[PDB]
Context: one part of a larger RNA
RNA sequence: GUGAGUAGCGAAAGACGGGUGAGAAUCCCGUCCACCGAUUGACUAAGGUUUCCAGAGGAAGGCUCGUCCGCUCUGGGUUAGUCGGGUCCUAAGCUGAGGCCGACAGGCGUAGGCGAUGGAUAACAGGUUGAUAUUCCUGUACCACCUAUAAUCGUUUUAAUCGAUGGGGGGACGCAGUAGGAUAGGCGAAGCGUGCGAUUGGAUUGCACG
RNA sequence: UGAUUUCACACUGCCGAGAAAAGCCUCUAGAUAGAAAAUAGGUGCCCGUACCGCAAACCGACACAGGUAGUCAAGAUGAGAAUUCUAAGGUGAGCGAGCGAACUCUCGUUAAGGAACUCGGCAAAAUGACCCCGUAACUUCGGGAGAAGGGGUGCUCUUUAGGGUUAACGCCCAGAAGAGCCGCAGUGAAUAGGCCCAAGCGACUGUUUAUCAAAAACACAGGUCUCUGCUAAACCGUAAGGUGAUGUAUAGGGGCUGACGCC
RNA sequence: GCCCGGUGCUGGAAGGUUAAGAGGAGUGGUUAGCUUCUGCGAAGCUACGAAUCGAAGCCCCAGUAAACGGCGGCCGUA
RNA sequence: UAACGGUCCUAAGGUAGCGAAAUUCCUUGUCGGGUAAGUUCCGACCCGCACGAAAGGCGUAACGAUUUGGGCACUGUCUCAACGAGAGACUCGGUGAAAUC
Numbered sequence: 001g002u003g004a005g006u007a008g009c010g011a012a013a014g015a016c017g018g019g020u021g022a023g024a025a026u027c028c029c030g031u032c033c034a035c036c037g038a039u040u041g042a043c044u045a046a047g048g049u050u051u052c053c054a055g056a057g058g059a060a061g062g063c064u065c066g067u068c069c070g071c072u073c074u075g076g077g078u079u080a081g082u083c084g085g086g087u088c089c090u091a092a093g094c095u096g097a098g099g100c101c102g103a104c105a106g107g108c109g110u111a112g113g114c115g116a117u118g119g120a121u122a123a124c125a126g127g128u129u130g131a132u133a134u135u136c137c138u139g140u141a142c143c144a145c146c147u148a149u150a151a152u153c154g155u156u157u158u159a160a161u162c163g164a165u166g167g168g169g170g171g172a173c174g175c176a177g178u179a180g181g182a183u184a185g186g187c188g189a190a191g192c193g194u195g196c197g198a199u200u201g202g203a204u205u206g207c208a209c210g
Numbered sequence: 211u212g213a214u215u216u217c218a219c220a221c222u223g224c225c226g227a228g229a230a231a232a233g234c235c236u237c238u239a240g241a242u243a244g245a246a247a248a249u250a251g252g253u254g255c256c257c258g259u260a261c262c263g264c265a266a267a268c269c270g271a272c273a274c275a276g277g278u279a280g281u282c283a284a285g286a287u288g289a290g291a292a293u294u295c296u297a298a299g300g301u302g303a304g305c306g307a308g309c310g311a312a313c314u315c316u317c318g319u320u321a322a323g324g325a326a327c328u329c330g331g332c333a334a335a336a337u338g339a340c341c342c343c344g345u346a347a348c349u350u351c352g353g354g355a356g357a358a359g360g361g362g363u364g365c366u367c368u369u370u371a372g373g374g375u376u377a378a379c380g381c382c383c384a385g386a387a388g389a390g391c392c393g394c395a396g397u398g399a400a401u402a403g404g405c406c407c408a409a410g411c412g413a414c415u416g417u418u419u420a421u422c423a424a425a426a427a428c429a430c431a432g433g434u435c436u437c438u439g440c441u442a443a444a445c446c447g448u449a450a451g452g453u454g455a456u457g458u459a460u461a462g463g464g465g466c467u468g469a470c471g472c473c
Numbered sequence: 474g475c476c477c478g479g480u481g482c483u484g485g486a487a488g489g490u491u492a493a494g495a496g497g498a499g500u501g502g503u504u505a506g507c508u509u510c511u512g513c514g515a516a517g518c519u520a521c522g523a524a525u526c527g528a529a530g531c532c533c534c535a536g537u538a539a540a541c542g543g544c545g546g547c548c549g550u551a
Numbered sequence: 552u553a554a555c556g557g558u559c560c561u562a563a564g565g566u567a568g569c570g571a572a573a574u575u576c577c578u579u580g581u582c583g584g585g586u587a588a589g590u591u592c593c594g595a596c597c598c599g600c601a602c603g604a605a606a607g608g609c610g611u612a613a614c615g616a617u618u619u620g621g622g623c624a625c626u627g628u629c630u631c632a633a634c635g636a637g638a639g640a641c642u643c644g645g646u647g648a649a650a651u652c
Base pairs, nucleotide, nucleotide: 001652008646009645014032015031016030017029018028019027033302035300036299042281043280047262048261052076053075054074055073056072057071061069062068082141083258084257085256089118091117093114094113095112099108100107101106125138126137127136144253145252147250148249149248166237168235174224175223176222177221181217182216186211225228268277269276284296285295286294305644306643307642308641313639314638315637316636317635319633320632322630323629326628340362341361342360343359348353364391365390366389367388368387369386372383392396404623405622406621407620409618410617416428432467433466434465435464436463437462438461444453445452446451470610471609472608473607499521546558547557548556569599580596584593
Other pairs, nucleotide, nucleotide, family: 002651cWW003650tHS004649tHH005006cHS005647tWS006648tWH007647tHS010272tWW012303cHS013033tWS013034tHS020024tWH021023tHS021067cWS024067tWS025305tWS026064tWW026065tSS034301cWW037297tHS037298tHS039041cHS039298tWW040303tWW041282cWW046263tHS046265tWW050077tWS050078tWW051260cWH053130cSS058069tHH060071cWS062273cWS064305tWS065304tWS069070tSS070266tHS076131tWS080259tWH081142cWW088119cWH089231cSS090116tWH090230cSS092115tHS096111tHS097110tWH098109tHS101449cSS116118tHS124139cWW128133tWH143254cWW146251cWW152245cWH154244tWS155157tHS156159tWS162241cWW164238tWH167236cWW169234cWW170233tHS171232tHS172231tHH173230tWH176219tWH179218tWH183214tWH186212cWS190208tWH190209cWW195205cWW197198cSS197202tWH197206cWS198202cWH198203cWW205206cHS215291tWH219221cHS225227tHS226228tSS243244tSS261267tWS262267tSS265278tWH270274tWS288338tWS293400cSS309640cWW312640tHS318634cWH321631cWW324626tHS324628tHS325331tHS325332cWH325333cWW325626tWH328330tHS331625cWH335625cSS338402tSS344358tHS345357tHS347354cWS349351cWW349352tWS350470cWS353612tSS356357cHS370385cWW371372cHS373374cHS373381tWH374375cWS374376cWS375380tWW376378tHS376380tWS377378cHS393395tHS397402tWH412614tWH413612tWS413613tWS414430tHS417427cWH418425tWH431468tHS432605tWS433605tWS434539tSS438442cSS439458tSS440457tWW440458tWS440459tHH442455tHH443454tHS447450tHS467605cSS476543cWS476562cSS477540tWH482536tHS484533cWH491527tWH496524tHS497523tHS498522tHS504516cWW505506cSS505514tSS505515tWS506514tWS507514tWH519520cWH539605cWH547558cWW550553tWS550554tWS555556cHH565603tHH566603tHS570597tWS572599tWS575577cHS579590cWW585592tWS587589tHS596598tHS627631cWS
C1' cells in the first nucleotide's frame, strides 16, 4: 500500500444566557438542575521529582475541538530552639582486631561497633500571600546552654555539692471483660436577636444559637 | 437534662505466661575554693518543608473501569460505619447531533398453565420484627434441637397503666384493653433466613494447584512402632562452627495412622 | 486370631559326629650291636602311625509383623 | 479345605465381622419390594474371578460454596412468544486503526 472512510474514540446530566475571540457544543462568568453522598470528602504516607504561581503561546501532545492545559517560552515560589528527623538508646540482623578453619578466592567466632518498625525528648491563639506557614508578623507562654548579681554553702576529709563503668530500684509491657466517673460535643424549654410565609390556613409561629 | 466508638491492663478473672538499653530515681567511697535556686538578661546549630498522593503526577508501556499503609467524619432511622434521603466538601469526566430497522447486551411487565425446559430447576422467581406453640433420633449425656416445623402485627379519641424522663398523669415509650376512621393494599418506599424427608464420603475450625481442579485431596486433636543417657540421636556444612536446646526419657528425632464409641 | 517362610525363627535337651592344637601302642631307608650261622633293635639325622577325648555351625539357628507381605493349589465339588 | 468329605506339600494358608462390594465381566446376579403414569427412586441371600482385619473392619450427634435422590413454595426454563425502557447499532459533522494479501 490493501482492508477503509471501515472497527473504535475507556463506566459518569445537563440546559440556557452573557463575554472574549480569525475561529467556540468543548475556554471564562452566571442562574437553574442533577451526581458522590463512611465518600469521587479532609489529612497522612510510601513513592514520584518542579508537575506548584503569574504572564505569553497554540507546531506537536490531549483519542473531537480548543481562545484552554499537568504541553512550549519567560520570570518567580519551599523561612522552625517547640513540627518530622540526624545527633541519645537498644531488637532481630550485619560486621568484628587479636582467635579457629580452609587448594587460593574464602567460611565462622569473642569483646566492641553499626542497625527503628519500639523507649527518652520542649506551643497555643490570631494577622497576612498569586504561590509558605504549629516555620513569616503580633501578642503570649514553655525547654536549654551561657554571663555579671546574690541570700541558702566556709580545710572541702564529710559537708550544702553533683556524684562513681562502685552500688539499688525504676524505665517495663499478654488477653478478655466489668462497673462505670466525668468529659467532649449535644439536646425539647427558652424570653425576642432578626422577620411573617401568600399558594388555602395559623400568626402564642416559623427557628436558629453563646 | 443521658452519657459513650475518649477517658486508668487501675480492677478482676484466664493460660497460651506476655523485649532490651539509655534517660530517670536513690545508697555510697572518696573529690571540687563555693555551690543553691533565682534577678537582669542575653544566646539557640544541621537536614527536610513546593505540589499529586486511595490518584491525569505513585505501581500497571497510556490522562488505563485495577492495586496502594494509617487518621477522621454530620442530620432523619425493623437489631448498625446495614438501608433510603440529605449537610459539607467536591464534581458536571476530553467527541458530538439525529433517527427510534434487524440483531446483540443490560432492565421492567405478561393471559391460561406451572419444570412439561435441561446433562442437571442453570438462571430467575420466591423469604425478613413482636406473640404463640411444637418439639424425632441420638448422645459421650452436655452437646446436638435451630428441632426444624407450623400459626397471628396502620391513623384518631378513652381508660388502665410498667421503664418511670420523674416529685409522677405528665417525659412519653403508648405499656394492655376499649370505641371509631380510611385505603386494593398499613415493615404500605429502600435493606434483612427458602423449607422438609433419604442416601454417600470426611469427625469437627483450618490449608491447597497466583492464571481451566477448593474437593472425598493436605492438616488436625488423639493412637501407636522405633531410635536417643546427653559434646544425645538427627540434620546443615569440606571443615571450624551451628540447629536440637540455654532442653535432659511426663524429653527429643523418624515412620505409620487420624477425634469419639464398639471391635 | 492360623502365622517368621531368605531351602526355616529366643525355649527342653543330651547320643553325637568333624577345623585349628597337645595323646604315641606301636612302625621304617641307613650300621642295623648283642648272633655274619642275620634280628624286641634300640638309639641319633631322618620317614610314618591305634586308643580315648572336644568349639560356631551341625538344631524346627531353641525371638520378631500398628516391619516388607500373603492368606495355598486339587479333587468329592458353584 | 465356598459347607463339611479323602488330599500334594508346607508356617498356616481365615479372628470376629461383614458380604454384589467408589471393588464382580457373566451379574440391573435371584429374590424382592417404596416411590412415579411410565426405573435406573432405596438394600433386603451368599451364589467371597478381583475377601479378611492402624497400606484398620463396623456405628454415629455435630458439621459443609462436597456428591447424590425425592417433595412443598415459586417462577418466561418451557408450551410460545408479545410489548415496553436504555446502550450499542444505523444516518450526519470530527478524528481515524488491525489481522490478511